[PDB]
Context: one part of a larger RNA, bound to proteins that are not shown
RNA sequence: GGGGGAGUAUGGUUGCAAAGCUGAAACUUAAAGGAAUUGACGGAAGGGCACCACCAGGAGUGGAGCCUGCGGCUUAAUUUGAC
RNA sequence: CAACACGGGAAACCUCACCCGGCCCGGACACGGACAGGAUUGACAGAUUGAUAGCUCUUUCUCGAUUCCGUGGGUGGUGGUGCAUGGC
RNA sequence: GUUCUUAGUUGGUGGAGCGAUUUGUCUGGUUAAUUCCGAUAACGAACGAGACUCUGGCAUGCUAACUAGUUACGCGACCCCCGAGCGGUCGGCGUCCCCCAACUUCUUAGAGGGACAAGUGGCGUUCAGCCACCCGAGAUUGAGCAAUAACAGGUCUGUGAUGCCCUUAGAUGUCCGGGGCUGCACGCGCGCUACACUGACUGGCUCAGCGUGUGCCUACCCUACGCCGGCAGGCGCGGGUAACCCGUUGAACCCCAUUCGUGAUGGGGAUCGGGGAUUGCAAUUAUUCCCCAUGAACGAGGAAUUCCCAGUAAGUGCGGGUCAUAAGCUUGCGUUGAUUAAGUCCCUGCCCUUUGUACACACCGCCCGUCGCUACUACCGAUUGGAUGGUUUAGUGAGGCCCUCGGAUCGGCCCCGCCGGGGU
RNA sequence: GCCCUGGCGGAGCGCUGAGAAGACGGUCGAACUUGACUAUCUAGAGGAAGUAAAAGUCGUAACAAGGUUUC
RNA sequence: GUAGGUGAACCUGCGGAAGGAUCAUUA
Repeated sequence: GGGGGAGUAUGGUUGCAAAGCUGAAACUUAAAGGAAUUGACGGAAGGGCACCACCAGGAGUGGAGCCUGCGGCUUAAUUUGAC
Repeated sequence: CAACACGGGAAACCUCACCCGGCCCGGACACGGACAGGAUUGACAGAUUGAUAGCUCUUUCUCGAUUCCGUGGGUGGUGGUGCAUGGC
Repeated sequence: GUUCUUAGUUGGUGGAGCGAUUUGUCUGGUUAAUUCCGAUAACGAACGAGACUCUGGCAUGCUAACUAGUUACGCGACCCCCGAGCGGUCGGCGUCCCCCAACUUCUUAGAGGGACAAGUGGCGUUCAGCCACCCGAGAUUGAGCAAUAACAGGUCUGUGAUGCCCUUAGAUGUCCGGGGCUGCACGCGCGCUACACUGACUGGCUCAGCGUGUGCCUACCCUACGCCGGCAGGCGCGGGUAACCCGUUGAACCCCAUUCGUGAUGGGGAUCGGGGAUUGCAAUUAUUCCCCAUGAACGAGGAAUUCCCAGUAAGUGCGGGUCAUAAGCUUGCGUUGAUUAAGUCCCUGCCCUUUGUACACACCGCCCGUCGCUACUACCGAUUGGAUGGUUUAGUGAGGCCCUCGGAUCGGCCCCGCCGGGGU
Repeated sequence: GCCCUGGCGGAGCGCUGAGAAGACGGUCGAACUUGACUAUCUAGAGGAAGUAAAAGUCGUAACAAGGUUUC
Repeated sequence: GUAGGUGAACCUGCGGAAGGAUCAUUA
C1' cells in the first nucleotide's frame, strides 16, 4: 500500500488555552502522481532583425460633401460568400 | 492582420442566383398500353392574358409515328455541405 | 491566402541515450541569409537562401533598317537685304518612285562586352569579411520563382472538377415580362473633392510613356480631314488587322501674362429645376454627356490610426481591364520632385541560444475559494429521544430433591365373650 | 376343668410393621418486577461539512520572476 | 510551522526550506 473523503468524525489521553498524540467509516473517483523529451508560451536572460515596428519626418485617414463595400433597418425580394 | 472599390461584383433587360407571374421539356433509354379507322404537332379568328404565350377557351383545320400515358431509369441545377473533397 | 518571405528544414552512416529524442544543425567572428570562416562525435549530403529569369542604367564598339531616323545635297516658301549667301527657319518637297545621297550618333533589336569587393588605404584571428576613396554608366534597379510542416483560412456562385444529400413537369431545370440587388432614423471600412492668394479664373506658351485598335460563336474597333451646331453631337469622305493610320500620341501639373483680394469671396460644387444630345429593345428609382440656374457643409479636422528611404513620398495627368452605355475602382505608364534617417529594440512582432513551466485545443493555456440552485453521503444536536438483544444487583419466588415431622388408611400378634375339646 | 381345634363373634380397647395427603427447614433454582452496565439499529427542529452537474455570480490565489518567488 | 486579520480565494508578522529566479563574483 491508487487519488480524494482526511489527519476529518468519534472515543481515549495530554494542555490554562491554542492545540498535541492515537485515529476511522460512509461516499466518490480512472486516474492522481515521479523523472526526463519535443514544442508552445513567459509582465525571464543573452544576441540579432523589420517603416505590414518605432525613432526623425513627409503625405495623410478619422472631422465636411459625395462615390463605393459591409452591418443594421426596411421590403415581396432588397440573392449570396468573406468579419 | 489573413473580410468590408474583395468574389475581377462599374447589376436598367441579360448577368441573377432573390420576389410576383406566365410558357416549354431541352423527361435519354427499356418495358407495358395506346394507336395509320390516327399515337401525336402546330395554328386563323374571337374571348383570355402583362403579352401577336393557340397558356387556357369555342371553333374546326392541320401534322403523321417523330410522339402520348404508366412503371423503372436518366438528365439538369449560381440548390446544401469548403466541417466530405480535387485544383487554385 | 496565411503562418513566411523570416531563414529555416530533412535523410543516410556514425556517436549518446532503456526510451521518446539528441549530435550533425555549434562557443566565437562575419553575412541580407545554418550566408561564409573556423573549432568540432561527427562524416558525407538534400531542399530553401544564393545562383537563376525578366527589367533598368553604359556602350559614337559589331549586325543592320523608304513600316526608324540623322547629316549632306538639290529644289522650293519666306524673312532678308547692308550684303551678306556654306544666312536664318520649315515635321515643305526630292535623291528604294533603285541607280535616283551617305551614315547609324539619335530610334528599333539581336549577338556580344561591362562590376568582380576588382584597385588603394584602414580595421579584422589579419581568415571569413567590413568601412572610406580613385577610376567607372553602374561599387545594392526593381520585380518573377520561392523549402519541410500546417490552417477544419477562402472558394461546391469558374469549370462537361467532384462525393453525399435535396429538387426534377404547379421543377430548386430552362425561357419570357416586371420588380429587386441602389431601397434609408444609424454605425464602420476603401477612396474622390475640398477648405483657398504656394490659389481660382481668362488668354498665351510648351513638354510624355506604357499601351489599345474592325470580333469563330459575336451583333460591339481606333480615328485623321471637310461641313453643320454654342456644347454635348450630327453628316460625308478616307487611313489602319498597325514602328506604315489615329500620332511628331501638340496630356495634365508646370511656365508666362490678366482679373480677383482674405469675405464661405471669382474658394467648394453638394442639392435641386428647366432644356438639348448619345447608347439601347427599353433611361422612371434620374445610364452617360452638354447648357442655363440654386450655391449646402467644409476656415485644416478629438481619442486614435495607415503608408513610406531616391527618381521614393506627394502633386499631376495618360493607357489597360470592366465597356452597347460608362470610372470616384484596379492594373500599369509617364511628368514635377522633396523633408527626414544610414539608427534602435522603446511600442508592435520575427529569428537563434539559455532558462522556467501545473501549459500540449499549446497563455485566446491551465486553474482556486466564498456565494446561489439541485441531488447523495455521512457528522453534531435539545428531546434526562426511541426500539431490539445480552450480562447482572436487589426483591418476590413455581417446581423438584434432601432432612425433621405427620399418620388418611392397610396388615400381623395378643384371638381367648363361645360353642370346642386331645396328647387325655 | 389340664382346648389338637372346625368358624361366627366381642375385640387384645395394647404390642407392632407398610404407609398416602400435608407441613417446618435446607438446597438447586426457572420466572416475574425493578435498577445498573453493555451492544447494535434508528427519529430529530436546527447547525456544520464532503462529494457530482450547471460556459450561474464575485474576484484571480497557483503554474513563467504568474506580474508581491513559492512552500 | 505558528499567530492575528479579511467576501472569497487569501493577506501580514516571526523563525525556517529551496522543492528558487543563485551550485559562481573575485584584495

The depositors describe the entry as "In situ human 80S ribosome (composite map)". This is an experimental structure of RNA (18S rRNA, nucleotides 1165 to 1869) from Homo sapiens, with 693 nucleotides shown. Taxonomically the source falls in Homo (Eukaryota, Vertebrata, Sarcopterygii, Simiiformes). The reconstruction used 1,272,627 particles. An Rfam search finds the family "Eukaryotic small subunit ribosomal RNA" in it. Released in 2025, the model rests on electron microscopy data to a resolution of 2.19 angstrom. Ions in the entry include magnesium, potassium and zinc.